[PDB]
Molecule: A-site tRNAIle2
Organism: Pseudomonas putida NBRC 14164
RNA sequence: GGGCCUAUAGCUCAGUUGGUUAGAGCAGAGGACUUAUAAUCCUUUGG
RNA sequence: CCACGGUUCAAGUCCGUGUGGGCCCACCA
Numbered sequence: 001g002g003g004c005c006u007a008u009a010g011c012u013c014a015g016u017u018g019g020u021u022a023g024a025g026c027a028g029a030g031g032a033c034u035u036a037u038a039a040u041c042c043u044u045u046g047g
Numbered sequence: 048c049c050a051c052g053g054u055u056c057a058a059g060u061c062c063g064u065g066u067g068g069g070c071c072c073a074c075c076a
Stems, first nucleotide, its partner, number of pairs: 001072002004069004010026004019056001027045005049065005
Other pairs, nucleotide, nucleotide, family: 003070cWH008014tWH009010cHS009024tHH010046cHS015048tWW018055tWS022047tWS023047tWH034036tHS054058tWH055057tHS
C1' cells in the first nucleotide's frame, strides 16, 4: 500500500426480504421484603 | 442506529466518501 470485515441503549450485543414503535441480557432506577440491610422476586428508563 | 452524500414510494438494512477498530496479503535468487 491492496482486500475484507465491523461501528446500534450506560456495558455485552441481536436485528433475516429494505416496510411503517430499533430489541434482548447486564446495569441504573422504582417497587415488594426486613427493625434496617445484602441476596432473591417483580416492573420500568433508555437511543 | 459513527458522520455526511446517493438509490428507492420508503434505508439501521443497499451504494459511495471519511473518521475509529479488527483482520489477512506485501521482492529475490